[PDB]
């Protein structure tokens, strides 16, 4: 591990304006003015200095904004099945039911639900992840600069010598978790900057477990890793100073957009009847050397311009096959250096490109913001690789 084509239509997405009404637990306060500033009962949650374990619910901490999302689960149009009934049809097939598999990450622009998450303009100042390909990280390329890595870098597990450190809880991104990678549940670590310093049990206590460099090896590889300079960070990343600063819902008007929505269309090949002509079925559909042409659907449908209105006039689809410009690889009967082994040079013509791995750029819609993905997401562009079979 479905789906994936071509035309045309729509916003229930996304911007933008016009009006409306509303905001930090409820209440208070200063202040012309408060959503920004101060206080602030209460409820809910979390919750505390040796260790585990359990009971309390005290100190602090948060939410009780105006709102917006959601996950597990349920519902579920709808799709699929060499397998089974009903019904038409010679027949290929249809159609409806049953089992049973789907119902995704790309439009029923699915409905619910809601563990959970988020929620105000601006500057300053502090972490934390990412990005500046690809490619054993050279060539090639549009694709930062230097530096280490299979002669195993680094990373991570369980050890063990050292030697310092450490320890409550609370808010908090990140980092780890024996290594393709990314999530996610779990635990232990845990950045910068900040609050508090309560109370009972019952077991171990010069016990526990945690981090720092560093010297001796053990156990794991689809390999990246240091540093630098330069960006990105609304999953509203994680803080700390300012700041009378904008949030937020609604209607209505505007617009911009979409691959599972709705309306069209189906060559070519297959496939049924049938001698045959004909006359039915079913059905297409992503990259990988692919430009001309050529076969058909077809100048069909749409598609932009003119109304004398079934109406001129430019334009102009979709699946397969055929084809061979060019392109990769290999090649001397071809040619240049020979130090008589041979070493390089072109490729006319001649053999071969089945299949895969992605990676960027732009538009464009997703999950999981990012990373890693959704056929290399997909369309149109760029660019490297792997190689079956000669």
């Nucleotide at each position: 591990u479905g789906u994936g084509c071509c035309c045309g239509g729509c916003a229930u997405g996304g911007g933008u304006g016009c009006a409306g009404u509303c905001u930090a637990u409820a209440g208070g306060g200063u202040g012309a003015g408060a959503g920004u500033c101060c206080c602030g009962a209460a409820c809910u949650g979390u919750g505390a200095a040796g260790g585990c374990a359990g009971a309390a619910g005290u100190a602090a901490c948060a939410g009780u904004u105006a709102g917006c999302c959601u996950a597990a689960c349920g519902c579920a149009a709808g799709g699929g099945u060499g397998u089974c009934c009903g019904u038409g049809g010679c027949g290929a097939c249809a159609u409806g039911g049953a089992a049973u598999c789907u119902g995704a990450a790309g439009g029923a622009a699915g409905c619910g639900g809601a563990c959970g998450g988020c929620a105000a303009a601006c500057c300053u100042u502090c972490g934390g992840u990412c990005u500046g390909a690809g490619g054993a990280a050279c060539a090639c390329g549009a694709a930062c600069u230097u530096c280490a890595u299979a002669u195993g870098a680094g990373g991570c597990u369980a050890g063990g010598u050292a030697u310092c450190a450490a320890u409550g809880g609370a808010u908090g991104a990140g980092u780890u978790u024996g290594c393709a990678u990314a999530a996610c549940a779990a635990a232990a670590c845990a950045a910068a900057g900040u609050c508090c310093u309560u109370u009972c049990u019952g077991c171990c206590a010069a016990a526990g477990u945690u981090g720092g460099u560093a010297c001796a090896g053990a156990g794991u590889a689809a390999a990246u890793g240091a540093a630098g300079c330069a960006g990105a960070u609304u999953g509203a990343u994680g803080a700390a100073g300012g700041g009378a600063a904008a949030g937020a819902c609604u209607g209505c008007a505007u617009u911009c957009u979409u691959a599972c929505c709705c309306g069209g269309g189906g060559a070519g090949g297959u496939c049924u009847g049938g001698a045959a002509a004909c006359a039915g079925a079913a059905g297409u559909c992503a990259g990988c050397a692919g430009a001309a042409g050529u076969c058909a659907u077809a100048g069909u449908a749409c598609c932009c311009u003119g109304u004398u209105c079934g109406c001129a006039g430019g334009g102009g689809a979709a699946g397969g096959a055929c084809g061979g410009a060019a392109c990769a690889a290999g090649u001397a009967u071809g040619g240049c250096g020979u130090u008589c082994g041979c070493g390089c040079c072109u490729a006319a013509g001649c053999u071969u490109g089945a299949a895969c791995c992605g990676c960027c750029g732009u538009a464009u819609a997703c999950c999981g913001a990012a990373c890693g993905g959704u056929a290399c997401g997909u369309a149109c562009g760029g660019u490297g690789g792997u190689g079956u079979g000669g």
Solved structure of RNA (Domains 1-5) with a sequence from Oceanobacillus iheyensis, 390 nucleotides shown. Silvestri et al. published it in Nat Commun in 2024: "Targeting the conserved active site of splicing machines with specific and selective small molecule modulators". The entry also models magnesium and potassium ions. The entry is indexed under RIBOZYME, METALLOENZYME, SELF-SPLICING, RETROTRANSPOSITION, RNA. Crystals were grown from: 100 mM magnesium acetate, 200 mM potassium chloride, 10 mM lithium chloride, 50 mM HEPES sodium, pH 7.0, 3% PEG8000. It was solved by X-ray crystallography to 3.12 A. It holds a match to the Rfam family "Group II catalytic intron D1-D4-3".